[PDB]
Context: bound to proteins that are not shown
Molecule: FRAGMENT OF MRNA FOR L1-OPERON CONTAINING REGULATOR L1-BINDING SITE
Organism: METHANOCALDOCOCCUS JANNASCHII
RNA sequence: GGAGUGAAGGAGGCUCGCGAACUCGCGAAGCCGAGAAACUUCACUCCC
Numbered sequence: 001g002g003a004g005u006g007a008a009g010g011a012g013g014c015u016c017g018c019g020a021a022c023u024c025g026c027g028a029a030g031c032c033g034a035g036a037a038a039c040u041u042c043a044c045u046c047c048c
Base pairs, nucleotide, nucleotide: 001047002046003045004044005043006042007041008040009039012032013031014030015029016027017026
């Protein structure tokens, strides 16, 4: 690095795009999630 598994966190996450009453707010913009499943964390098992 890849495929899974367990627990714990979790209501958002990633990509873009403008806008000025303050690293912040908006969008009939795409995709993923609020089902065990996103995303994040410690571990476990297997593989080049």